[PDB]
Context: bound to proteins that are not shown
Molecule: C/D RNA; substrate
Organism: Sulfolobus solfataricus
C1' cells in the first nucleotide's frame, strides 16, 4: 500500500488558559506662595 | 509658610442576577 | 501597579 | 472577567 472484521462512543469521543494567598527588593505625587 | 504653600484618584470585603466550551471520533484485530 | 527573587492552600 | 441592584470594615 489493497481489502477487512472487532471493542469502546451523544447516558459524551476529540481538542482546549481551574483557583485562592504570604513573604523579600526596588521603581514611591507637586514645590512659594496663602488669608 | 521650604520645619512645606497651592493642586491633586487612599485601601480591604459580602450577596444578588444574568452572560457558562467544543460535538464524532478515539483504541485494536485478521487477509495477500 | 509594574519588574524580580522565596513559597502556602 | 464583564453588566447590574444591595450592603461591609
Nucleotide at each position: 500500500g489493497g481489502g477487512a472484521g472487532u471493542c469502546u462512543u451523544g447516558u459524551g469521543a476529540u481538542g482546549a488558559a481551574a483557583c485562592a494567598c504570604u513573604c523579600a527588593u526596588g521603581g514611591u505625587c507637586u514645590g512659594a506662595a496663602g488669608a